[PDB]
Context: one part of a larger RNA, bound to proteins that are not shown
RNA sequence: ACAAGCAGUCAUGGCACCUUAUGCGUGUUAUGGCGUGCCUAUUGAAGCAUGAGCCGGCGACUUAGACCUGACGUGCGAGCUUAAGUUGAAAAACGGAGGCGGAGCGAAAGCGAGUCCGAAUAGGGCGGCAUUAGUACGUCGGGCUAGACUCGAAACCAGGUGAGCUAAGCAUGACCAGGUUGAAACCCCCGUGACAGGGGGCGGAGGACCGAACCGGUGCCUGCUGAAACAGUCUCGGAUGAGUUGUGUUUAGGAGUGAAAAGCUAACCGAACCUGGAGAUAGCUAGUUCUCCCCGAAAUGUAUUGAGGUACAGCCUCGGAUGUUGACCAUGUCCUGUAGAGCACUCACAAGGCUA
RNA sequence: AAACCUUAUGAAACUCCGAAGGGGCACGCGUUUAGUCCGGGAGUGAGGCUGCGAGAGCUAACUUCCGUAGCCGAGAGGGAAACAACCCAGACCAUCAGCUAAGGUCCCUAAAUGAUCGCUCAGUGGUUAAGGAUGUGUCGUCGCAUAGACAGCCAGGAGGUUGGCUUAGAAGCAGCCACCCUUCAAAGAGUGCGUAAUAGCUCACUGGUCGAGUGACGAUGCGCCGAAAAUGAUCGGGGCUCAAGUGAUCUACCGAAGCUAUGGAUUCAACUCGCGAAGCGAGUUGUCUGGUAGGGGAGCGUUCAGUCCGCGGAGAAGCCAUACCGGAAGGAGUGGUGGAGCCGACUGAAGUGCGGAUGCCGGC
Numbered sequence: 001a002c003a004a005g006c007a008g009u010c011a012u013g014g015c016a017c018c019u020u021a022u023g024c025g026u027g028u029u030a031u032g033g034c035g036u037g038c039c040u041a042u043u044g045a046a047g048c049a050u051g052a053g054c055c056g057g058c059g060a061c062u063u064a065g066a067c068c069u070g071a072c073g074u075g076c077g078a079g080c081u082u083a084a085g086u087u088g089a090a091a092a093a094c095g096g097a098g099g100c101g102g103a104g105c106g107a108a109a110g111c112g113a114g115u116c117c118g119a120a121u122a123g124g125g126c127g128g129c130a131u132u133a134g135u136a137c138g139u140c141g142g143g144c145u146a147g148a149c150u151c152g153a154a155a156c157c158a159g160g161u162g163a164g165c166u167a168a169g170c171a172u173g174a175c176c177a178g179g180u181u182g183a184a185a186c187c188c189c190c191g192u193g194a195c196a197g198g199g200g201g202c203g204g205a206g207g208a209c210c211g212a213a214c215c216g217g218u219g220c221c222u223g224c225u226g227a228a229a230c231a232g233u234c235u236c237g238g239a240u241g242a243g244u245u246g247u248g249u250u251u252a253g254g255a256g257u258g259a260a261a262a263g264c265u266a267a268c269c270g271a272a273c274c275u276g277g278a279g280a281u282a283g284c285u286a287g288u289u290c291u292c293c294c295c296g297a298a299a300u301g302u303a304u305u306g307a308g309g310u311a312c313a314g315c316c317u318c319g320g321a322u323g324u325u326g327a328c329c330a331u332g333u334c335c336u337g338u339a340g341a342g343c344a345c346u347c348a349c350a351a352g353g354c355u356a
Numbered sequence: 357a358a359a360c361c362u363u364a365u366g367a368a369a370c371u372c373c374g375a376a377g378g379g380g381c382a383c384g385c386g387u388u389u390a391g392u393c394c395g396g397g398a399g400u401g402a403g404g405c406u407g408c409g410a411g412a413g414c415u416a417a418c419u420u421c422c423g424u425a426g427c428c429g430a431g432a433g434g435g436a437a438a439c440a441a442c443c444c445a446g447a448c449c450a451u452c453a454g455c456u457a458a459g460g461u462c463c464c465u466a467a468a469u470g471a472u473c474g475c476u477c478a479g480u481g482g483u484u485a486a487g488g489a490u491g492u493g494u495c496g497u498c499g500c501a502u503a504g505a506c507a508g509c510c511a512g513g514a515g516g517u518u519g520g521c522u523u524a525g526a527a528g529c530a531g532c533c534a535c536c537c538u539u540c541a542a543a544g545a546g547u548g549c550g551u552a553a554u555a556g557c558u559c560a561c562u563g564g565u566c567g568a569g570u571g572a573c574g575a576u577g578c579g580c581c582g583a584a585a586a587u588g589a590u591c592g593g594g595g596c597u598c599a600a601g602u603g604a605u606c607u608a609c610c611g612a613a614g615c616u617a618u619g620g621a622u623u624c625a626a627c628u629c630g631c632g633a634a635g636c637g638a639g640u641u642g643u644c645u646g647g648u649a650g651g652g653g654a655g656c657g658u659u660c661a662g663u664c665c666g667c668g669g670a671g672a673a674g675c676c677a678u679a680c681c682g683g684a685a686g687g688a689g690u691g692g693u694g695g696a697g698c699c700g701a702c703u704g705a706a707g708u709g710c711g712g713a714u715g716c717c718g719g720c
Stems, first nucleotide, its partner, number of pairs: 008034010018023001020688001038051001040049001053720006063146003067143010079100003085094003104111002115124002149287002152284001156277006167251009176241001179209002181206001186201005214238003219234001221232002253269001255265003290655006300313005314400002316397007326388003329384001331382006340373001341371002346367003351362003403428007411420002433444003448620004453616003459610003462594003468607001470606006481596001487581002491578008500569001509564004515537002519533003548557002621645001624642005630636002656709001658706007666698002674693005680687002
């Protein structure tokens, strides 16, 4: 043990239990209501889109400079501050070299609360202004430069390691049952149309033939988390040759080697492998971890060897300034050529008149 | 022919004209809250649907490209069975409280098997059209009728005249022109069938018969037909007409995280107070509080460090169980484990918080 389900959640009933526990209970359950996993990426995810077996640990916005620029704070304050270093050092003090303010304006000379353009004016920048303080340090926000949030290339370069696999060369050895076929040359015989020829013996040639060893891989099936990171059974090719094979040795990375497939160069070679430059670069994809409170977007514009990227605006937030300047709606006034309509022009068009 | 005359009409790129609306400026004559500038930090630069306005397209697309409003995006809650977008509606928290919106009130399913006047009988309801149809309700037009009609039933349906034309023949009746007379109470070069063409059947007209209304044309409400696709049917289902369908009017109820009641916290503001203006905390009133990137604010926890407090073999850290505490990170109480170190507070510095990365190591 009659049941349809993201497994929870709410409500109630049943049983059980009583050490923050006799109620606001704890565990467990029956039944009803309700309910589309998380993350990422997206116009839009329960999606039959991505990631993930599970749990535990490791795992991602940092450091630096005596750089730049703001917020907060502190010390001095029209001034503020040291660096290297020196001495001391279970501490710190000295050290003014330098740096920052102090005046701007110009292309500059140079001029100076003025300056520059100009011949002076009219103007730009500036001082005064109707006032305005800086500097050193600290914490923070952001910028720059550096591996600069973490992980990831394919590649590029340097120096080296490899021919115990495979591609070839060189020297030196080894090996090919047995069977078939029967070339030249040689010996006899036959033939003379300008004719090699033809027969017989014999001989034993060949990138000749059938076929095992060995070398090879044609076709099918098996095998396909294999017996095996390339094979097995059956079938098939070569089998005295451009043959097969041992040993020793030579040739290599834009290089070798290749009866040529970009093949092979130690089980993935259109440029091997190892280490290094090196945290190469990565406008790309993933990932980015504690809580609550406040506000809160954009996916529009133009420009881009630009179109899934970036700059500046537009939009968000925080702070300081202003102080109703905003919003809606009414009143006033000016602008407009759409809706309609209309045929006055332009183009088009329905019947008729009239005329050439 | 053109021009020109009456009649008549189309136009994004025609305009004699020309709205609604929009835009600028002044006021604020009257409500309400935003604005602007200076500086720090950004993110965004793929949009999506529906309505309205256009182009492109086939007046196709869950189409494409613009304008405009709203929503989704970044929006939960009720409705539309289900359903980013549509309709109602913007969720600070607690409640076993009340009213409403869209949408609903036969049972699943909260709420009238409500009321009254009708409609449809087709399961229309519960998905399409030209076309069609003595379906049924409601208006209007016209016509025929006490001179007897619509229907039914008896009879005539006529002579010229095979009208002419065509033709192989066409003589109402395959095609081109006209519709005239005769007799009557009435009979039309005539309607369909028919024949190769005749002949043949019947109608338009009149009479009787009866005995009364009946016929045509549109307008409109609800329906009928037209209506054929692949796994198993159906409006979401059951079922509904003795309406649970439908048009109208009325009321009562149900329904959301909208509004309301009571309690409570936060944001900002103003008022009041303490201390030493500003500032922090407190309190009252008002106010606010969906949220993605992003900005801002207050904090929780971890190691190490300085200082203070202080625990610890009558037992530390770590581990394990738990109904307690705090607004959250979190924090304590007790008990079990363990066997030697460690909590709290303030301050400082970080290798400081994980579920993701086909992440790494390890165990299963």